[PDB]
The RNA has 16 modelled nucleotides. Released in 2012, the model rests on solution NMR data. The 2012 paper behind the entry is "The subgenomic promoter of brome mosaic virus folds into a stem-loop structure capped by a pseudo-triloop that is structurally similar to the triloop of the genomic promoter".
RNA sequence: GAGGACAUAGAUCUUC
Numbered sequence: 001g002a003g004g005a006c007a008u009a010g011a012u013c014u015u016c
Base pairs, nucleotide, nucleotide: 001016002015003014004013005012006010
Other pairs, nucleotide, nucleotide, family: none
C1' cells in the first nucleotide's frame, strides 16, 4: 500500500 472481516471508521482485527 492492497484484499477480507467488523461495518463507515478506526472503534479496530486478520491476511498478503